[PDB]
Context: one part of a larger RNA, bound to proteins that are not shown
Molecule: 16S rRNA, nucleotides 8 to 913
Organism: Mycobacterium tuberculosis variant bovis BCG str. Pasteur 1173P2
RNA sequence: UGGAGAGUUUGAUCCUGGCUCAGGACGAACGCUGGCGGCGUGCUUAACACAUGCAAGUCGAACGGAAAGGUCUCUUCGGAGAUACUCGAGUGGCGAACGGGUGAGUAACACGUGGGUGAUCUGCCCUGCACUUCGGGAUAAGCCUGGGAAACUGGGUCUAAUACCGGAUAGGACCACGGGAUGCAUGUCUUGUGGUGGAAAGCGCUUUAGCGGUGUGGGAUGAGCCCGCGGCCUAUCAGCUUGUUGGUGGGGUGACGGCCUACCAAGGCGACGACGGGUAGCCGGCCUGAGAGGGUGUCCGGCCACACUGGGACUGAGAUACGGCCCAGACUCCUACGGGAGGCAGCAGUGGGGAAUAUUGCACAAUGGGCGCAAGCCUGAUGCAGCGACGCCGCGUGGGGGAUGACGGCCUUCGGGUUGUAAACCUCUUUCACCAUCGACGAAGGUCCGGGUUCUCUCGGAUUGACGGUAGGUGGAGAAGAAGCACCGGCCAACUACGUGCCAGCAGCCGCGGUAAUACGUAGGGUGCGAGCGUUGUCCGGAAUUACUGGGCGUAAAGAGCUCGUAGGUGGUUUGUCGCGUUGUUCGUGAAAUCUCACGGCUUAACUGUGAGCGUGCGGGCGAUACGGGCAGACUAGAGUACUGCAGGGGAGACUGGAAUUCCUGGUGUAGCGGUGGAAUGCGCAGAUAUCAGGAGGAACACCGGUGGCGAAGGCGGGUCUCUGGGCAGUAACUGACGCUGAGGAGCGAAAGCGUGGGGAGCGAACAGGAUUAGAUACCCUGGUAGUCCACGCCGUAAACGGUGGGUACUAGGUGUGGGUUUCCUUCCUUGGGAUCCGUGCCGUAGCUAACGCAUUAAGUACCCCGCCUGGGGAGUACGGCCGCAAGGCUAAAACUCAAAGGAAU
Numbered sequence: 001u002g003g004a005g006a007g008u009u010u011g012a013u014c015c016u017g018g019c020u021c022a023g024g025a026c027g028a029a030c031g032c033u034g035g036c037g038g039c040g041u042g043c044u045u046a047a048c049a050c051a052u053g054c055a056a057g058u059c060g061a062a063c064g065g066a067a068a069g070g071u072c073u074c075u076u077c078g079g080a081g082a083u084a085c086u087c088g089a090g091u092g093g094c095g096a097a098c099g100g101g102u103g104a105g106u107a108a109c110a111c112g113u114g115g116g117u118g119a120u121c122u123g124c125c126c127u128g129c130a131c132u133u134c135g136g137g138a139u140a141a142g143c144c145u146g147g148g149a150a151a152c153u154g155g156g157u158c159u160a161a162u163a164c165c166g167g168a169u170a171g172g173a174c175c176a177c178g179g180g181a182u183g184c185a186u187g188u189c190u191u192g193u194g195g196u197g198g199a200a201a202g203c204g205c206u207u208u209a210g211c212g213g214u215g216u217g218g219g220a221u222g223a224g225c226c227c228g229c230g231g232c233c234u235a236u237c238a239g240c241u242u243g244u245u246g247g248u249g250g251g252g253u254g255a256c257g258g259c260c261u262a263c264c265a266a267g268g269c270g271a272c273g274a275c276g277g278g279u280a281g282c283c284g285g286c287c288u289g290a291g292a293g294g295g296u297g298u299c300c301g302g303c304c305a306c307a308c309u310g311g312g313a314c315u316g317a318g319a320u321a322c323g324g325c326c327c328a329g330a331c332u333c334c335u336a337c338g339g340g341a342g343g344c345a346g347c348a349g350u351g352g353g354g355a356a357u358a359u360u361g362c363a364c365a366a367u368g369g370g371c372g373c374a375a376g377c378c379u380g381a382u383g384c385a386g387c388g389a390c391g392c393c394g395c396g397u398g399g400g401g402g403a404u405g406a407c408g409g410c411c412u413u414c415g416g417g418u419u420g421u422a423a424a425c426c427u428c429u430u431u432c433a434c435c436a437u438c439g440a441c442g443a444a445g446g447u448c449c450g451g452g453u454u455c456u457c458u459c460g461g462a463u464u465g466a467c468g469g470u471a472g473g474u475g476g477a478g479a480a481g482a483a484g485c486a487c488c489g490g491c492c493a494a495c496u497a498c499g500u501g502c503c504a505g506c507a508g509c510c511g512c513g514g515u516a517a518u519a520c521g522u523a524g525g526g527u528g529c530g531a532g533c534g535u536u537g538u539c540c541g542g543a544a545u546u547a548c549u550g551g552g553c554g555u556a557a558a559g560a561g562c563u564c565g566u567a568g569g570u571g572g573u574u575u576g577u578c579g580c581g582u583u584g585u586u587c588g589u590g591a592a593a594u595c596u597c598a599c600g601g602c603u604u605a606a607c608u609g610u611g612a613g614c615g616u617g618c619g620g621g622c623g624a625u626a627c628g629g630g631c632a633g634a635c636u637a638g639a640g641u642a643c644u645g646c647a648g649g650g651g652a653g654a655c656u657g658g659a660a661u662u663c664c665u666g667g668u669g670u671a672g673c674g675g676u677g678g679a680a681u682g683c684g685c686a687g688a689u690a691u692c693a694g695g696a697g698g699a700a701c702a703c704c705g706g707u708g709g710c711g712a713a714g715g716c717g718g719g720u721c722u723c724u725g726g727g728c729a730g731u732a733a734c735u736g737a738c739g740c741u742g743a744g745g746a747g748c749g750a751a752a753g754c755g756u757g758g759g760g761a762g763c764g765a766a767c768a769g770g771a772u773u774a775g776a777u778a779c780c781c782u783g784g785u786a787g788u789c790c791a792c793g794c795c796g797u798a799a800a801c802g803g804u805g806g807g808u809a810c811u812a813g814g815u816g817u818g819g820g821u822u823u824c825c826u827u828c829c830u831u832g833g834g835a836u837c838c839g840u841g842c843c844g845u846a847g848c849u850a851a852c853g854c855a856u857u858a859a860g861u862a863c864c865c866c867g868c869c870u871g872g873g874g875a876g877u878a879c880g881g882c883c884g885c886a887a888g889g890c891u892a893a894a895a896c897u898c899a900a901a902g903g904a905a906u
Stems, first nucleotide, its partner, number of pairs: 005021004011906001013904003023540004028536005035395006041388002043353001048351003052348003057094003062091002066086001069085001073080002101306003111230007120223002125219003129215001132212001133167004142157006174195008202211002232278003239269003245265007281303004285296004308329005331342004359385001361384003367381001368379004398428004408419004432481001434476005442467001445464002449461001484529005489510003495524005505512002551869003554852002559866001561748004568741003572635007580628002582624008595613007638738001639735003642731005650724007657701001662696007672683002709716002753794006762788002767783004805865006813843010824832001847854002871898003880891004
Other pairs, nucleotide, nucleotide, family: 005542cHS009016tWH009901cWH010012tHS012905cWW015556tWS016557tHS016901tWS017900tHS018899tSS021508tSS021543tWH022542tHS027044tHS029355cSS033389tWW033531tWS038606tSS042357tSS045354cWS046352tSS047102cHS047306tWS051349tHS051360tWW052360tWS054380tHS060064cWH064089cWW065087cWW065088tHS067087tWS068086cWS070084cWS072081cWS081083tHS091160tWS097316tHS099323tWW100307cWW101345cSS104305tWS107279tWH109228tWH110231cWW118187cHS119255cSS120254cSS122221cWW131200tHS137163cWW139160tWH140159tWH141158tWH148151tHS149339cWS162202cWS168199tWW169199tWW171173tWS172216tWS183184tSS184185cHS201212tSS203211cWW204209tWS224254tWS235274tWH236879cWW237275cWW238273tHS243246cWH243264cWH244266cWW245267cSS247258cWH253255tHS258263tWH284297tHS284592cWS285298tHS289291tHS289292tHS291550cWH292548cWS292549cWS301591tWS307320cWH313324cWW314321tWH315319tWH316318tHS321324tHS330343cWW335338tWS344347cHS344348cWH347380cSS348360cSS354355tHS354356tHS358386cWS363365cHS364381tWH365383tWS365443tHS365465cSS366382cWS372375tHS389531cHS393605cSS396431cWS396482tWS397482tHS397483cWH398479tHS402421tWS402424tHS403405cWS403422tWH406422tWH407420cWH421423cWH429479tWH430480tWH431480cWH431482cWW433477cWW439469tWS439471tHS440470tWH441468tWH442468tWW450459cHH451452cWS451458cWW465467tHS469470cHS480482cWH483484cHS483530tSS484531tWS487494tWS500517tWH502514cSS503513tHS504513tHS504517tWW511519tWS547870tWH552558tSS553558cHS557869cSS560866tHS561713cSS562712cSS565744tHS566743tWH567742tHS568865tSS572737tHS579580cHS579625tWS579628tHS625626cHS625627cHS636736tHS636737tWH638736tHS647726cWW648710tSS648725cWW649708cWH658700cWW659699tWW660698cWW661697cWW669689tHS670687tHS670688tWH671684tWS671687tHS672688tWS674681tHS675680tHS676678tHS678771cWS679770cWS680770cSS680781tWS681769cSS698761tHS706717tWW711714tHS713748tWS714798cWS728819tSS729820tSS735738cHS749796tWS749800cWS750797tWH752795tWW753886cWS754885cWS760761cHS764786tHS765785tWH766784tHS772776tWS773775tHS776778cHS794885cHS795887tWS802804tWS804859cWH811858tWW812844tHS823833cWW846855tHS846858tWH849851tHS849852tHS850903tSS851904tSS853859tWS854859cSS855858cHS858860cHS871900tWS874895tHS875894tHH876877cHS876892tHS877893tWH878892tHS879892cHS884886tHS884887tHS
C1' cells in the first nucleotide's frame, strides 16, 4: 500500500500552450452476433391523457332483525315455524395518517450532522392506584308510501346497544395563600388549607371457557417545534423589510413564537452577498481519481414535497387525508337537460413522446401490517414467477494421441512457406442441453382431533408450499445440439496479396487514396476479446489545462498608469492570565445497508451472514498552553514626531530677461528669391530676397545640461520674488506597534480631443495647389484651418514601459556618479584613504531562467496583502449598465471557427 504517457506549431530546436488519443463507468441506446444458469436490474423523455381488473378492510363475545344453508316441526306438495346453530341487508368501534408511487414544486431548518423543548403532543403497548353508581329521550335499520331518468331524496309509524343525553362521588383543571426541595429567568416537582370543577359499560359461558370500560402516575414509541454547522450558478441583481424589528394587554395553539390582533417606539436584514434572476428534490451513497478533488443522487435505505390544476376545513391520538369531504378551474362520460360522475406520480396494462426500458400472472407458503377472545377474513405490502444479454458472475459448445507435417485456400524469389496437431483417423469422458424417474429446505409452522396438574409441554397419530414435479440426486444414449464480434500506419497488440485510382471512400488525432495503398472494397493470415464484440452519448481520468494537495504573470496569457485609503487579510520583542482556535484523553452520537480485513454458506463465483475497522464530523467532562487568538501590561528595534543640518528642473502665483522666427514702418539696393533627387506651384519686379535701424506680438527657454537631480506616477529647468510639498542624513529628545497591504472607492493622471472666453509668432491634422507616379486620397514642395499657448472646466486614455504591484529580511564582489554623516597621516591639506545611510547606473558570483538574460535597484532565497491569466480568433466586440457635452471610456459575453496561435534561440 499509492500517481505511466503518446501525437500535433519548426528546416531543425527548446519552452509556453491548447486540441486529440490510449483507461474506467452507465437505469443506457444503436450495429452485428448469440447457449444456458445464478443474482441483480428496467420510462433517465410527457408531474402527458387513461379503457379494463384488483390495491382497506375487520367484529354475531355490542344490538335490533331472519335475506341463504342445515335443523325441531306442521304440511301445501312446494307454504308457513326466530324459539333455534348459522347469517344477507343494518347500527357502532378500530383501521383507513401505516402501507405503495412520483420528484412537479422547493435554495428552504426542505436535507446531512449535532443539540434545546423549565415551551410540547402521542390512540392501540407495559406498569402502579381507585371505580363500574342511578337514570332519561331520540334515531338508524325495518315497515307503509311520495318525488325524480337516474344519481338520490321527502313524509308517517317502530326499535335497540360499548351510539346520545341527564345525574351523585372522584386531586393531577383553576384560583389564592403557603411550606419543603432544587435554577437556567420566565420557572420545576412534591404537598397542605380553602372555594370551585369535570369519567365509564356492558358483552359469554360444557359450570376455576372469558372479553371489557373509566379516572390517572410513570415508561416505550411516534411526532411537533426551535437552533449551531454544512451543502449550486449569478452583482450584466445594491438596498430589502411595515406585521417588517421589539414591547405591553389580549386572542389563538398541543406548544414558544407577529402565529393573529389593539396600542406604543422606530427598528431588523446586507458586500461574511440582503433582495432578485436561473437551475435543482436532499442524503448514506454511486461513477471516477493515487488522494484531494470532479461528476452524479439510479437499485436499496433514511428525510422531505406532491397526488388533474389551485384554494379550505372536518373527524379522529395522529391528516400533502394518492384510491375521504367542500369550492373554483381545465379535461372525458350519462342525462328525460333539471342535473350528476371521474382523477393509475398503487399494482398491472393502453394510447402519446422518445433512441429506448417489461406480464391487464400466482400465492397469502413465509414475514410486516389491519381487524376479531379466537378460529379466521383483508393485504398488487410481501414472497415469488414471466419478458428485455439491461448489467455482473459462472459454466459449456470436447479431450489424449495423431505426418506422408494430407486435399483445398492464400502468397511465392516457383526450390516452397502458411493455415497446421489445426485437420482425416484412432481412442476416452458426458459439464451443460435430451428422455426417464424420485424429489425437496425454506414450516422446532398453521389448524384439528390422543395424552396434558390449569398457563406449558410433548410421547405420538391426520392434514396444510405460489414457487413447483422447480432446484437437486440417479439411470440410458453417443462428440454427439451449441461462436461470434471488433481490429491490424503511430498511439495500439496485431500484414501480405488482388480490385479501385483525389474516385469510391476511411478516419479519434496527423493524415491516406491522383497506377505498384501494411491506412478504401474483397481474400488470406493474424491479434484482442468472446456470448459477447463494436458505434454513439454522458462523466471522471490522463489535464499540474482553475494548480488546497498542485501552476503562473520582463519578452510566451497574465502587474491595475500611479497613489491614498474603506472593509478585509496580515502583523515586531517581552510579562501574566483566559483557554476561543489548536491539541490530548474519555463518554455519547455518527442507524441499517455500502467500502476494507477475517472467517461461514449457497457446487465456486457474483450474493449473503457474523465479528473487527470506516463513520474524518459534532456535543459534554477532565488535561495543556508551545504556536495562533482575546484581555491587562511592558520595551524600542518597525512606524511616526521633535531638533540640527543637507541637496534638488517637486508644485503654484506674480513680475520680468535675451537670442531667434514672423509681421509692420522706414533707409539702402536691384532682378531675382524660395524650394527639390530634379522641378513646379509660390513670393518679387507695384521694389522681393539680401542688409541696417526701430517697433508689435506669440511661443520655447540655447551655453549650463550629464550617463545627472527632483516628483507616487503622469511629469519638471531663462531669471527674480511670494507661497508651498516631499525626500535624505545626524542626535537620541519624544510616542510606544500607532505597522504592511488594500476588494470596492477617491484623487492625480502625457498627448490628442471637447466646452466657454482670450491669444495666435512658428509649426501644423484637415484642405488646396505643385511634383512624383500606372494611380498617389501619400511620402517631397508651396501655402495653410483646427490645434499647439493662456484661464477655467470636461475627458481619463498611451509601447501611461523597467512591457518587472507594494512592504520586509537575507544572499560574493568590482566600478562609476548624486545627497549626507563619521575616523587616519590634519595641517602631509588631499580636500586623498576608510567606514556607514539613502539614491542612481554599468559589469559580474551563487541562485534562478525556455532561452534571452536578471542578478543586493533580482527575474535569487522567503513571508504578508492586492491586481491579473487559463489556447488563438470572434473581442475588449455585442447586449445590459455606469460615467461623459461629444469623442468615447469602464464593466463585459456567447454563438461560431481553427489546431494552432505564441516566446526565445539555431